[PDB]
Context: bound to proteins that are not shown
RNA sequence: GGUAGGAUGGCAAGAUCCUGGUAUGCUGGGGAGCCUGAAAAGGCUACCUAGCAAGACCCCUUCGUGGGGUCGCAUUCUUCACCCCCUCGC
RNA sequence: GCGAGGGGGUUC
DNA sequence: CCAGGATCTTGCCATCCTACCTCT
Repeated sequence: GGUAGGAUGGCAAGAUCCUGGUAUGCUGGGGAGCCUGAAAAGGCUACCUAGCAAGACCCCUUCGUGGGGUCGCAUUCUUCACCCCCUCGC
Repeated sequence: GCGAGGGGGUUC
RNA backbone atom coordinates (compact mmCIF):
# COMPACT_ATOMS: atom_id res chain seq x y z
C1' G A 1 0.00 0.00 0.00
C1' G A 2 -4.75 -3.07 0.26
C1' U A 3 -7.98 -5.52 3.54
C1' A A 4 -9.51 -6.71 8.43
C1' G A 5 -9.49 -5.89 13.69
C1' G A 6 -8.75 -2.72 17.97
C1' A A 7 -7.94 2.54 20.76
C1' U A 8 -9.21 7.66 21.29
C1' G A 9 -11.85 12.05 19.67
C1' G A 10 -15.62 14.02 16.45
C1' C A 11 -20.05 13.54 13.44
C1' A A 12 -24.46 10.86 11.75
C1' A A 13 -28.23 7.11 12.44
C1' G A 14 -29.99 3.82 15.79
C1' A A 15 -30.67 -0.12 19.81
C1' U A 16 -31.00 -1.71 25.02
C1' C A 17 -32.18 -0.69 29.69
C1' C A 18 -32.41 2.38 34.28
C1' U A 19 -34.45 6.14 37.42
C1' G A 20 -38.47 9.33 38.26
C1' G A 21 -43.51 10.83 36.84
C1' U A 22 -48.41 11.46 34.45
C1' A A 23 -53.08 10.07 32.51
C1' U A 24 -56.17 6.16 32.01
C1' G A 25 -57.74 0.89 32.77
C1' C A 26 -59.33 -3.43 36.10
C1' U A 27 -61.42 -4.98 40.89
C1' G A 28 -63.39 -3.62 45.89
C1' G A 29 -65.87 0.47 48.30
C1' G A 30 -68.74 4.93 46.99
C1' G A 31 -72.36 8.34 44.24
C1' A A 32 -73.32 13.33 40.89
C1' G A 33 -76.64 13.08 36.92
C1' C A 34 -79.95 10.24 33.83
C1' C A 35 -83.05 6.07 32.85
C1' U A 36 -85.63 1.69 33.99
C1' G A 37 -88.17 1.24 37.94
C1' A A 38 -90.83 1.38 43.16
C1' A A 39 -95.24 -2.16 48.13
C1' A A 40 -90.47 -4.66 43.23
C1' A A 41 -82.94 -2.64 42.58
C1' G A 42 -80.53 -2.35 39.18
C1' G A 43 -78.25 -0.37 35.05
C1' C A 44 -75.62 3.76 31.99
C1' U A 45 -72.12 7.94 31.80
C1' A A 46 -68.68 10.21 34.68
C1' C A 47 -66.17 11.37 39.00
C1' C A 48 -64.22 10.14 44.23
C1' U A 49 -61.46 6.59 47.00
C1' A A 50 -58.35 1.98 48.08
C1' G A 51 -55.50 -1.75 45.88
C1' C A 52 -52.97 -3.32 41.41
C1' A A 53 -48.92 -9.55 40.67
C1' A A 54 -49.68 -14.39 44.82
C1' G A 55 -46.32 -12.99 48.51
C1' A A 56 -41.32 -12.70 51.36
C1' C A 57 -37.96 -10.50 54.99
C1' C A 58 -37.07 -6.84 58.92
C1' C A 59 -38.67 -3.66 62.92
C1' C A 60 -42.93 -2.49 65.58
C1' U A 61 -46.13 -2.46 70.23
C1' U A 62 -48.21 3.15 74.02
C1' C A 63 -50.70 -5.36 70.75
C1' G A 64 -52.43 -7.22 66.65
C1' U A 65 -55.39 -10.53 62.09
C1' G A 66 -52.89 -3.77 62.33
C1' G A 67 -48.84 0.58 61.60
C1' G A 68 -44.00 1.36 59.31
C1' G A 69 -39.58 -0.03 56.14
C1' U A 70 -37.02 -2.82 52.12
C1' C A 71 -38.11 -6.01 48.29
C1' G A 72 -40.69 -9.56 44.87
C1' C A 73 -42.49 -11.10 36.82
C1' A A 74 -34.25 -10.38 34.57
C1' U A 75 -30.11 -13.62 34.57
C1' U A 76 -34.37 -19.74 29.58
C1' C A 77 -31.49 -27.28 31.78
C1' U A 78 -36.87 -25.56 38.25
C1' U A 79 -35.55 -28.53 42.50
C1' C A 80 -31.94 -32.14 43.53
C1' A A 81 -26.64 -33.88 42.52
C1' C A 82 -21.47 -32.93 41.07
C1' C A 83 -17.51 -29.65 39.40
C1' C A 84 -15.66 -24.39 38.84
C1' C A 85 -15.41 -18.91 40.09
C1' C A 86 -16.14 -14.41 42.92
C1' U A 87 -17.84 -12.91 47.23
C1' C A 88 -20.31 -14.76 54.02
C1' G A 89 -13.67 -13.77 51.74
C1' C A 90 -9.11 -18.74 58.28
C1' G B 1 -7.70 -25.82 54.35
C1' C B 2 -16.65 -23.39 56.33
C1' G B 3 -22.46 -24.45 55.95
C1' A B 4 -22.70 -20.25 53.19
C1' G B 5 -25.00 -15.20 49.26
C1' G B 6 -24.64 -14.92 44.15
C1' G B 7 -22.72 -16.41 39.00
C1' G B 8 -21.30 -20.42 35.66
C1' G B 9 -20.87 -25.46 33.59
C1' U B 10 -22.49 -30.71 33.45
C1' U B 11 -20.02 -34.19 27.29
C1' C B 12 -24.98 -39.07 24.94
C1' DC C 1 -46.95 9.14 26.83
C1' DC C 2 -43.06 12.62 29.50
C1' DA C 3 -37.48 14.03 30.93
C1' DG C 4 -33.17 12.27 31.14
C1' DG C 5 -29.31 9.07 32.85
C1' DA C 6 -26.39 4.64 31.77
C1' DT C 7 -24.64 0.73 28.40
C1' DC C 8 -23.81 -0.41 23.51
C1' DT C 9 -24.10 -0.93 17.79
C1' DT C 10 -23.31 0.69 12.62
C1' DG C 11 -21.33 4.13 9.13
C1' DC C 12 -17.84 8.31 7.87
C1' DC C 13 -13.47 11.74 9.23
C1' DA C 14 -8.50 12.23 12.00
C1' DT C 15 -4.62 9.86 14.66
C1' DC C 16 -2.24 5.53 16.94
C1' DC C 17 -1.57 0.17 17.33
C1' DT C 18 -2.05 -4.98 15.56
C1' DA C 19 -2.31 -8.87 11.93
C1' DC C 20 -2.14 -10.87 7.09
C1' DC C 21 -2.23 -10.47 1.72
C1' DT C 22 -0.58 -9.12 -3.22
C1' DC C 23 1.80 -7.30 -6.98
C1' DT C 24 6.47 -5.34 -9.02

Solved structure of RNA (Single Guide RNA (102-MER)) from Acidothermus cellulolyticus, together with DNA, 126 nucleotides shown. Method: electron microscopy, resolution 2.43 angstroms. The entry became public in 2023. Keywords: Cas9, AcCas9, Crispr, RNA BINDING PROTEIN, RNA BINDING PROTEIN-DNA-RNA complex. Ions in the entry include magnesium. Entry title: Structure of Acidothermus cellulolyticus Cas9 ternary complex (Cleavage Intermediate 2). The work is reported in "Coupled catalytic states and the role of metal coordination in Cas9" (Das et al., Nat Catal, 2023).